[PDB]
Context: one part of a larger RNA, bound to proteins that are not shown
RNA sequence: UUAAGUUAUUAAGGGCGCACGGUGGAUGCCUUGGCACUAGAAGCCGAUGAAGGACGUUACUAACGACGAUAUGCUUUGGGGAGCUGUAAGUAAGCUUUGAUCCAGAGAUUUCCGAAUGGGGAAACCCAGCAUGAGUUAUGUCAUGUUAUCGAUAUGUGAAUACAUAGCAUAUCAGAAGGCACACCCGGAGAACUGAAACAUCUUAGUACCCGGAGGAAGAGAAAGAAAAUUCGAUUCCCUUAGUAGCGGCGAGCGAAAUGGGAAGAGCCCAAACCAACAAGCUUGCUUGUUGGGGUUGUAGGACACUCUA
RNA sequence: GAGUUACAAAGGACGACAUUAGACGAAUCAUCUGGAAAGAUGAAUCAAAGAAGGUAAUAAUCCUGUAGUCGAAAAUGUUGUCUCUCUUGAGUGGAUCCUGAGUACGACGGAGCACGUGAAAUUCCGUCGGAAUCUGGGAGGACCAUCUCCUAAGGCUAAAUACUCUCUAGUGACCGAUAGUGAACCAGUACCGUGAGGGAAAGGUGAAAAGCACCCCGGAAGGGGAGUGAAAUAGAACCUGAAACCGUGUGCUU
Numbered sequence: 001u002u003a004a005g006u007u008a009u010u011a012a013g014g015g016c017g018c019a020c021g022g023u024g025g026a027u028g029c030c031u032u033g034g035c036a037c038u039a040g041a042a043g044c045c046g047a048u049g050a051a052g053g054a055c056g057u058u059a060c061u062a063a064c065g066a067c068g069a070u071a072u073g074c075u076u077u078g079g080g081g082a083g084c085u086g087u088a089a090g091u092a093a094g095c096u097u098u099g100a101u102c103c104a105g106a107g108a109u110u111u112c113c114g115a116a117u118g119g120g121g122a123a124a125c126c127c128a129g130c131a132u133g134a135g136u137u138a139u140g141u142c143a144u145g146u147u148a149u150c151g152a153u154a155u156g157u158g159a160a161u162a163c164a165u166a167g168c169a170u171a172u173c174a175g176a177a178g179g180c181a182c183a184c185c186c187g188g189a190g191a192a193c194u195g196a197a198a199c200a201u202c203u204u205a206g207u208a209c210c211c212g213g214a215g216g217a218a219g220a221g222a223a224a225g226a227a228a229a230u231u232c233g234a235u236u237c238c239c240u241u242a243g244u245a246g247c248g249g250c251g252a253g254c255g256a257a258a259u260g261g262g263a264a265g266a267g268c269c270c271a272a273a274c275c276a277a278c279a280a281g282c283u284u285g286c287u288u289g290u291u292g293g294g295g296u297u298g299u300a301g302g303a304c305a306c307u308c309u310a
Numbered sequence: 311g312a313g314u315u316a317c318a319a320a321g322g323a324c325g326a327c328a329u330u331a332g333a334c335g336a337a338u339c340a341u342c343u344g345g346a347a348a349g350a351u352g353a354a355u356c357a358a359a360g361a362a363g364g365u366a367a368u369a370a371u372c373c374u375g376u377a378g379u380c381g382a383a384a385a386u387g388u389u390g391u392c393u394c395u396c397u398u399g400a401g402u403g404g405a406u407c408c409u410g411a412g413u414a415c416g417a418c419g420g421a422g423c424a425c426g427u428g429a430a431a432u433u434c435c436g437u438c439g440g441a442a443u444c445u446g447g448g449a450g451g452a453c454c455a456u457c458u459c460c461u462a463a464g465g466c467u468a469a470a471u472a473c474u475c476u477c478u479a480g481u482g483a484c485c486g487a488u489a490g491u492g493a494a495c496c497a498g499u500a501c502c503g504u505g506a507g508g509g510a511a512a513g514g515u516g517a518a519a520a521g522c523a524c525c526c527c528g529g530a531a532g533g534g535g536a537g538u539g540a541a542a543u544a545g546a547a548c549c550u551g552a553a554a555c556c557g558u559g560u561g562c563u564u
Base pairs, nucleotide, nucleotide: 013564014563015562016561017560018559019558020557021556022555028549029514030513033485034484035482036481037480038479039478040477042474043473044179045178052113053112054111055068056067057066063087064086074107075106076105077104078103079102083095084094118127119126120125128147129146130145131144132143133142134141149176150175151173152172153171154170155169157167184215185213186212187211188210195202199249236263237262238261239260246254247253267466268465269464270410274293275292277291278289279288281287300409301408302407303406304403305402306401313394321393322392325389332380333379334378338353339352340351341350342349354371355370356360362374363373364372415439416438417437418436419435420434425451446461447460448459449458450457501508502507521548524535525534526533527532
Other pairs, nucleotide, nucleotide, family: 011012cHS011013cHS023554tWW024553tHS025551tSS025552tHS026551tHS027550cWW030486tHS031486tHS031487tWH032494cSS032513tWS033490tSS033491tHS034490tSS041476cWW043181tWS043216tWS046115tWS047117cWH049115tHS049116tWS050116tHH050178tSS051114tHS053124tSS056071tSS057071tSS060090cWW061062cHS061089tWH061090cWH073108cWW078331tSS080099tWS080101tHS082096tHS082097tHS085093cWW135140tHS136138tHS148177cWW156168cWH158166tWS159165tWH160164tWW161163cHS181183cHS183216cWW183473cSS184472cSS185218tSS189209cWW190206tWS190208tHS191207tWH192205tHH193204tHS194203cWW195252cSS196251cSS201251tWW202252tWS206207cHS215217cSS216473tWS217471tWH220235cSS221234cSS222266tWS222267tHS222467tWH223233tHS224447tSS225231cWW225459tHS226459tWS228450cWS234469tWW235470tWW241258tHS242257tHH243244cHS243255tWS244256tWH245255tHS246424tWS248251tHS248252tHS263470cSS264469cSS266467tWS271296tWH271409tWS272295tHS272408cSS273294tHS273302tSS276291tWW277289cWW280287cWW281286cWW282285tWS297298cSS297409tWS298444cWW298461tWS302404tHS304405tWS307400cHH308399cWW309398tWS312395cWW313319cWS314320cHH315468cSS318395cHS320394cWS321322cHS322323cSS323391cWH324390cWH326388cWW329385cWH330384cWH335359tWS335377tHS336356cSS336359tWS337370tWS337371cSS337375cWW343347tWH344346tHS345366tSS346366tSS358377cSS359376cWS361375tHS365369tWH404405cHS404406cHS411442tHH412413cHS412440tWS413441tWH413463cSS414440tHS421427cHH421433cWH422428cWH422432cWW423432cWS430432cHS474475cHS485489cSS486494tWS487494tWS489494tWH492497tSS493497tSS497511tHH498499cHS498509tWS499510tWH500509tWS503505tHS515519tWH515544cSS516518tHS516520tHS516541cWS517539tHS517540tHH518539cWS519542tWW520538cSS520544tWW521545tSS521546tWS522536cWS522545tHS523536tHS528530tHS528531tHS537545tWW538542tWH539541tHS539544tHS
């Protein structure tokens, strides 16, 4: 040098490991807030305008609290003891030991809407009567009372109609309204899915939901009651009777009470009889009355008649 | 004798505890590590108080308190009394009289009672009827006769009992931010719907705001130094900071 054979390298990108970042908000730790209860207050607020809100109010300025034209609060008593002007930061003007600031008790102010009540209305708005005051030369305008509807009571007046009644017209009265604790209670009304392995009786269930009352509790309550007793001698509520007795298309399934043991330790009035006296019809012979007494209970209580004792 | 809780029903006048402000209240120092101690170490102390929460970490002795004691001007609940206001208590006879009427109860139709118009006696409602007056009436689960009990058809009545929107004090082998309320936080609010209604998500810098004077790039947002702080991958979207997911390197591979 030529042949024949063999084998790297490559990493556009990718795979696996490792290191370092990002996003994301798990985990751990924390509590501003919840949940379930026990004990003791309390368990009704409103025409004296309630519950809820709307609009406002600060030195500036929206929100949230707070408070309403006296508006980030005002007076007072007792405390109160150095700071303060909320949240909310601030910068500003200040206030305070002369007792403020704050904290409690009490009182005053408490805009507009709302049962909403002077009329209306699409709540937080409009439009008035009357009286009284302000204003204006007067008119316009403004302020404060008042002016709903029912109730009851009281007077006026009084129809169709003659008396008389409706009806009207006034005056008075902390009379009623509305709200709510999603609780509890007593009534009026009253489902259904469901269970019966279907379904109609039955079940869910006198439940849910509605409405009407309440009261701080309510219902119930002093025997026409259990019991074969020797009665707990009113009521309720707790334990047991007992898932018994019983009821059930004797199916599903409903389901006691008495006795006994405990909590609690309450009985109380009116009618009826009858009536001294009186108001009214009667002729005081009969009678009426709500005035009032009378006595309210099974040993049957009371009048009655006795006697008796404040 | 009563009595304002049934039992008629009003209200001044003195006290008594309690409750809507509060007051006093024992006893610890040193070192070590630390950014700071309450920790560790040593020595003390008080306790009718060692419940609890704060404090720069884990405190009986630092602070607020706690046990104990004290305390109201007032306005309340509550209660002792004093008033006050009310007011007949029995027996015995029993001749008469009286004792709850359209009621009991029956029939028809319904409800209720553990029990289905049924025995529904017990008991109610509608519709028709419809009684007795003690020498009476009702009940004892068809029922009667007898016995026993009771005395209706008028009324009032506290306690034991039920519940918690609240308020006060406290408790929890209850939750610790997808839990616990829907709501730990301007929540029945964003929002959705004509309306009834329905309904969220969202806590955590540090001990202290010391919240980063100045310088540098940039219009600014950002950043990088310097400084604050124990720490600044604690710099405000801020404690810890996982995984999915997205990147930048590369040792070994293809």
An RNA structure (23S ribosomal RNA, nucleotides 3 to 570) from Staphylococcus aureus, in which 564 nucleotides are resolved. Among the 28 different proteins in the entry, which are not shown, are Large ribosomal subunit protein bL27, Large ribosomal subunit protein bL31B and Large ribosomal subunit protein uL14. It holds a match to the Rfam family "Bacterial large subunit ribosomal RNA". Gene Ontology terms of the family: ribosome and structural constituent of ribosome. Its Rfam clan is "LSU clan". Method: cryo-EM, resolution 2.53 A. The entry became public in 2024. The depositors describe the entry as "Cryo-EM structure of Staphylococcus aureus (15B196) 50S ribosome in complex with MCX-190". The reconstruction used 68,392 particles. The entry also models magnesium ions. Lineage of the source: Bacteria > Bacillati > Bacilli > Caryophanales > Staphylococcus. The work is reported in "Synthetic macrolides overcoming MLS B K-resistant pathogens" (Ma et al., Cell Discov, 2024).